[PDB]
Context: bound to proteins that are not shown
RNA sequence: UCUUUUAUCGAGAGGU
DNA sequence: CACTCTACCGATAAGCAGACGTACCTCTCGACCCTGTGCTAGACACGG
DNA sequence: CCGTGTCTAGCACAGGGAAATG
DNA sequence: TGTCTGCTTATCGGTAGAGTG
Numbered sequence: 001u002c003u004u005u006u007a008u009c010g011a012g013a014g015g016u
Numbered sequence: 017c018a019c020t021c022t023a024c025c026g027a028t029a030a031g032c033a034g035a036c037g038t039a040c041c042t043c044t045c046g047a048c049c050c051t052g053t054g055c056t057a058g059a060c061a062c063g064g
Numbered sequence: 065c066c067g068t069g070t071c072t073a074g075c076a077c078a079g080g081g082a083a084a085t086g
Numbered sequence: 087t088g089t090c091t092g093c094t095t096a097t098c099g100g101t102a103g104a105g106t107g
Base pairs, nucleotide, nucleotide: 008047009046010045011044012043013042014041015040016039018106019105020104021103022102023101024100026098028096029095030094031093032092034090035089036088049080050079051078052077053076054075055074056073057072058071059070060069061068062067063066064065
Other pairs, nucleotide, nucleotide, family: 017107cSS025099cWW027097cWW033091cWW048081cWW
C1' cells in the first nucleotide's frame, strides 16, 4: 500500500 | 539364320493399411484394483 | 477356577502393476 | 463407418538377347 484462491478428465442436455 | 531359353525394365492392378469430419456460447454430473504384510483382537490352553 | 500368555485369523493399509475374449 | 488418395507388392507382359539345331 498493495494484493487475494476458481482443479482434472470425460460424458450428456441445450442456445443462435 | 530360324529358333528356343531365360535376365530384364516397363505397366499393370492390387491390396493394403491410415487421415480426415462449422463457429462460438451456456449448464449439470463423476473419479484404481488387487495382493501381501503387519497389527490387533479373541480364544484356548496351561499354570498357579 | 481364574488369569495370563501365545498363537491364529481377520481386517486394514500400502504398494505395485493388466485382461478372460468381444 | 464411411469416403477418398497415395504408397508399397504381385502380375504381366515384352523384350531383347543368346545359346541352339
Released in 2017, the model rests on electron microscopy data to a resolution of 3.83 angstrom. An RNA, together with DNA: 107 nucleotides with solved positions. It comes from the structure "RNA Polymerase II elongation complex bound with Spt4/5 and TFIIS". The sample was in a buffer at pH 7.5. The entry has 15 different proteins, among them RNA polymerase II subunit B32, Protein that forms a complex with Spt4p and DNA-directed RNA polymerase subunit.